[PDB]
An RNA, together with DNA: 99 nucleotides with solved positions. The entry has 15 different proteins, among them DNA-directed RNA polymerase II subunit RPB7, Transcription elongation factor SPT5 and DNA-directed RNA polymerase II subunit RPB11. Zeng et al. published it in Nature in 2024: "Structural basis of exoribonuclease-mediated mRNA transcription termination". The sample was in a buffer at pH 7.4. The structure was determined by cryo-electron microscopy at 2.7 angstrom resolution and released in 2024.
Context: bound to proteins that are not shown
RNA sequence: ACAGAUCGUGUCCAUCGAGAGGU
DNA sequence: GCACAGGTAAATGGTTTGTGTCTGCTTATCGGTAGAGT
DNA sequence: ACTCTACCGATAAGCAGACATACCTCTCGATCCTGTGC
Numbered sequence: 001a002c003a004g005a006u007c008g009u010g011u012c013c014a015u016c017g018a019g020a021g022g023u
Numbered sequence: 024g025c026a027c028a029g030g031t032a033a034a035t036g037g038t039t040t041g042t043g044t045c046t047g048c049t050t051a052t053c054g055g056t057a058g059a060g061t
Numbered sequence: 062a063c064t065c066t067a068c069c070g071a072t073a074a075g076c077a078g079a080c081a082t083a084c085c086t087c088t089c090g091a092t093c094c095t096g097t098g099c
Stems, first nucleotide, its partner, number of pairs: 014092007022085001023083001024099007042081020
């Protein structure tokens, strides 16, 4: 020399136990 | 002013109605011979 | 001939291991702290 605000798409809230169920 | 980090609790003793049916391991128990005489 | 004791086989009897149809539906709780710091 060059040297940006977000925008644009965006992924879900999980696991362990307990109880109640129905074919 | 409030945060920060290790598993320091119980010692105890202690539990539960009514799960069977094989499986394997580890002992305890039972016979039977071999190293030979007077 | 079977006493003094050794390994062979053949059981009894206690010690633990694995596991129980399949499908989905719903709700409801809990996932840490007390002794220790200046």